[PDB]
RNA sequence: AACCUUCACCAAUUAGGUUCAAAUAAGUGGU
Numbered sequence: 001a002a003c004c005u006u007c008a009c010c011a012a013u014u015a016g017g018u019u020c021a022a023a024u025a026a027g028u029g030g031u
Stems, first nucleotide, its partner, number of pairs: 001019004007027001008031004013026003
């Protein structure tokens, strides 16, 4: 720096994992 995507989804945030490609879960605001 990025990816994951999940809470119902979306923005940010937390936890976890990992440095490569795809398998996450939860608090907050909004509908």